[PDB]
């Protein structure tokens, strides 16, 4: 529901021009990206 969830990293992930990865209730698998 192409809404919404968390978030791995490593800052904060947002419109900021933005950029990713999984899952659907609820948080746990990851890199590579994003602006300082």
């Nucleotide at each position: 529901g192409g809404a919404g969830a968390g978030g791995u990293u490593c800052u904060a992930g947002u419109u900021a021009u933005a950029c990713c990865c999984u899952c659907u209730a609820u948080a746990a698998a990851a890199a590579a990206c994003u602006a300082a």

An RNA: 36 nucleotides with solved positions. Method: solution-state NMR. The entry became public in 2010. Keywords: preQ1, riboswitch, RNA, aptamer, pseudoknot. Entry title: Solution structure of a preQ1 riboswitch (Class I) aptamer bound to preQ1. Primary citation: Kang et al., Mol.Cell (2009), "Structural Insights into Riboswitch Control of the Biosynthesis of Queuosine, a Modified Nucleotide Found in the Anticodon of tRNA".